[PDB]
Context: one part of a larger RNA, bound to proteins that are not shown
RNA sequence: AUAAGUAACGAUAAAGCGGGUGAAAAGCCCGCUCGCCGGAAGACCAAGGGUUCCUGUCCAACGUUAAUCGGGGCAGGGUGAGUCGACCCCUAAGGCGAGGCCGAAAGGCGUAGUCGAUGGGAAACAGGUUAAUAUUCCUGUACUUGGUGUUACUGCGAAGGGGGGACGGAGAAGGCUAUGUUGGCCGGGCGACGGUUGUCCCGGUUUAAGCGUGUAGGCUGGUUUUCCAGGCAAAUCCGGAAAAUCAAGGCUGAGGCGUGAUGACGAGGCACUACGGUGCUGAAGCAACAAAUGCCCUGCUUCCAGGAAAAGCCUCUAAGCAUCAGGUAACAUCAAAUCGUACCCCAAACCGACACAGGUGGUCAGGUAGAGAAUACCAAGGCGCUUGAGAGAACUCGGGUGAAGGAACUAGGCAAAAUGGUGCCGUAACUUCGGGAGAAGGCACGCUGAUAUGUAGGUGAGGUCCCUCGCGGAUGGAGCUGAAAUCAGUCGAAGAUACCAGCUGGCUGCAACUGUUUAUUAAAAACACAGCACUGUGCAAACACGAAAGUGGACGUAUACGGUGUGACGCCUGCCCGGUGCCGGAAGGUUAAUUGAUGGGGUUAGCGCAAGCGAAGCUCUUGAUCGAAGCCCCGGUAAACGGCGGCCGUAAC
RNA sequence: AUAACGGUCCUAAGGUAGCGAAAUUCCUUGUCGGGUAAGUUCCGACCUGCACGAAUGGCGUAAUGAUGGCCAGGCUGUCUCCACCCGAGACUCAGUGAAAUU
Numbered sequence: 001a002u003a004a005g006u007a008a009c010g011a012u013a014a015a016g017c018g019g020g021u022g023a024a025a026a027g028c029c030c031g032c033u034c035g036c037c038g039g040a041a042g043a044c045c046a047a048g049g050g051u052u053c054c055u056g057u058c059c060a061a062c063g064u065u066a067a068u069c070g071g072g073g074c075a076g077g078g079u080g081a082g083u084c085g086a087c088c089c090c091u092a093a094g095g096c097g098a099g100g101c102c103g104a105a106a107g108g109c110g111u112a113g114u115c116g117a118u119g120g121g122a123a124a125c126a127g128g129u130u131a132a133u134a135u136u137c138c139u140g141u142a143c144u145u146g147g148u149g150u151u152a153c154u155g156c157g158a159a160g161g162g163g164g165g166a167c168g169g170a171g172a173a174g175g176c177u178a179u180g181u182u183g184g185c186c187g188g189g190c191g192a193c194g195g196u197u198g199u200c201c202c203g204g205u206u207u208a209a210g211c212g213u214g215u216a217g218g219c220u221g222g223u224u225u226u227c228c229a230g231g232c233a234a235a236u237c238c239g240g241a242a243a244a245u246c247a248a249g250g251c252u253g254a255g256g257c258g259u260g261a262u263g264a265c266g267a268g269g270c271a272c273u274a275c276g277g278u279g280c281u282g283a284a285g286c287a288a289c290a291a292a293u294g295c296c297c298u299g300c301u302u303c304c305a306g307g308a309a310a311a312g313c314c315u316c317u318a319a320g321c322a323u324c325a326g327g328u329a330a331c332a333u334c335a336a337a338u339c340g341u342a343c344c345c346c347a348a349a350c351c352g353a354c355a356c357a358g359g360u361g362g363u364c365a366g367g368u369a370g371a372g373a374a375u376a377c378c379a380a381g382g383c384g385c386u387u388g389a390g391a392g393a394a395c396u397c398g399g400g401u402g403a404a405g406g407a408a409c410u411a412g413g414c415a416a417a418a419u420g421g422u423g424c425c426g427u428a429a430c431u432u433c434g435g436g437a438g439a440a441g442g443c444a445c446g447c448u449g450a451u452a453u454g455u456a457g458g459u460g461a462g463g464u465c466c467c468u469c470g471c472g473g474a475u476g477g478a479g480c481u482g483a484a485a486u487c488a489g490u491c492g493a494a495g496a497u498a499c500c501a502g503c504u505g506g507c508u509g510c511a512a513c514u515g516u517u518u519a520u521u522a523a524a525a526a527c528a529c530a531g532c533a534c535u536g537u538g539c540a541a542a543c544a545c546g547a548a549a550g551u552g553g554a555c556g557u558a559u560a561c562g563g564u565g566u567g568a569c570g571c572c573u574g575c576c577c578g579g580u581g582c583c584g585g586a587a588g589g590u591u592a593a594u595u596g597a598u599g600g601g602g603u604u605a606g607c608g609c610a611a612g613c614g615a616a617g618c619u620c621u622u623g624a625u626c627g628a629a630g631c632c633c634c635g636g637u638a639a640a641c642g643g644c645g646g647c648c649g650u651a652a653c
Numbered sequence: 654a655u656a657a658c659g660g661u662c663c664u665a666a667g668g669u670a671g672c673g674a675a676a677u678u679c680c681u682u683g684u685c686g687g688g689u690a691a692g693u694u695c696c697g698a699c700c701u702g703c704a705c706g707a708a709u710g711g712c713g714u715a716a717u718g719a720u721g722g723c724c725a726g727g728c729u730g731u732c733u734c735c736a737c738c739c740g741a742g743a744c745u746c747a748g749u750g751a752a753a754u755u
Base pairs, nucleotide, nucleotide: 001755008749009748015033016032017031018030019029020028034384035383036382037381042364043363044362045361048344049343052342053077054076055075056074057073058072062070063069082143083142084340085339086338088121089120090119094115095114096113100109101108102107124141125140126139127138128137144336145335146334147333148332149331150330151329152328153327154326155321156320160316161315162314163313168303169302170301171300174296175295176294179290180289181288182287183286184205185204186203187202188201189200190198206264207263210259211258212257213256217252218251219250220249221246222245223244224243225242226241227240228239230238231237255471265285268281269280270279271278272277304307350359351358366378367377368376369375387747388746389745390744395742396741397740398739399738400737401736402735404733405732408731413728421445422444423443424442425441430435432568446490447489448488449487450486451485457481458480459479463475464474465473466472467470491495503726504725505724506723507722508721509720510718511717515527516526531566532565533564534563535562536561537560543552544551545550569713570712571711572710574644575643576642579641580640581637582636583635584634585633588632589631590630599621600620601619602618603617606613607612645662646661647660648659649658671705672702683699684698685697686696687695
């Protein structure tokens, strides 16, 4: 190149118009409507990313279209900490590991140690402010740990002792708060169309840490003296023992209340606007009720599967030091470094090659209805998903409805339809007595009134009384809140009216059950399982990982551990030990290395006449004897692996 | 008809209880019964177990199951047999602009 200017333009949450800017506007800006999310499609962290943040400017490329716009290009700006985080102190699993042990080398393991958060450890809140940062800047009001100094008092002292830190699951319900609703209060309103000065409408009614108070409630007897084989020594501490004495002492503790605050914030109003904003001013700021999954609570109760460590912190003494030093208290003063801090986080910025319908831990949790964090509709807040415009064929996708029939469809009721809530009535076989069971089946269900101008119940003011006096007790019932039921009435075809929300029954196979599995075609009858059995294992256990050291098993000890098979429970589990395996047996046979008896050969001193013979030494070979387990052999063992017969005849039709 | 019974050969021993056309049965859609107008599936039985069988467990078993098979009620566009409708595409216009293949 072709397919071809074809498919597609990434969720069917949705857009319309006016104005502006501009070369050009469906997409940008502004405005008015509309629609969507709202246990999220909002807000905030960690992780990860790294400038995507903000302003000016540009539109080639990037953006599934255009683009004046952008998380794009270019330039500039932006991240402020004694209290947040890191760093730091402390340790978990684990890592590394001086020596050490082990290993051909490389290295392995590990002691003392030293690292290692996902855990433990000091301290700040509210308001204001930037185009962009703020618990960091500013305002106001706080707090912590150190250093130094002065003064007063003074036994200090650790690599040691003790305490503490310090810990499970489940459940219960009491007290609260966040928060909400209503009333009151304050400000505003009197309505485009009937009514609306009222039992009317709209908005606001906010305020922290800290400091003081020690409450609901939780835990625990308190104090003194003497003594002591414990805490490696010492100990005034802890533990133990014995006395006396007193009974209330101590610790913990949400919240409330006061203060913080004559402040701040504050509806709005009034000013300017360079039309975005900026400046000024500023009312009320209460009560009741409801109420958490948050707090008291690291509590209480209960259960078995029996629930970190170390430091900070408190206390104790040894060495030591004793004028000192050091400790406690007060005041003063100084210090608190360094690094992080923008922005994104169901995301167009992270992991997915993408501006990708996927994945991504934690925190926050408004209203009405509702059992509810379901669901529907909304608030705060945020969005309309980066191609549109038409048309209204087949066909495909996602839905709605359907005459008569009602599984005739089909491998199969696949899919769809249907059932669906609460209360009450009622409910079979069978059963391991729990179940089956929401068996099945049925009835009631809205609204208004009355009972009762809102009841039962909940909450509880004032008052009164008591008090060993306070956040006290008793009484008291105002106010507030408020089911459920009955009766009567009433509307509709329909009252669990929407969303939401079991189809039911019968017979049977398999697996007892809950659970697990082929990430990406198999979820099952497969695996596991409690239970059962066999078997191994006496602790330096068997066994497993390791050339080894060692480690697991186990800081366990046969009521333990490993392996194997079976697989709840019920009734049961028959025969075969010939084969294979395992266990036992040790007489005999056979048999390794080892041992080297004996024989044979080579060589030559020598002998010989030559032929030949040929010692010793050395050497080659031979392989007597000795010799374990195993095997053969002899027994046992099947919830070891396994196996578990033929042919023929026969009873009065 | 069948064979409680007998003979014989063989074996280590010759399959017991229970169950059985079964997740196992070839013949086979066995046969009989039930269910249906009609049932190769299903349930009950028979035993002729090609080729069940006792911890590679046998037979039962309440409860349980996104388990397998079968039946019934309800329900229905599953079907007789499709019809209409609402949306998203398809189609036309503008912008952008692929792919396998050859």
Molecule: 23S rRNA, nucleotides 1262 to 2017
Organism: Escherichia coli (strain K12)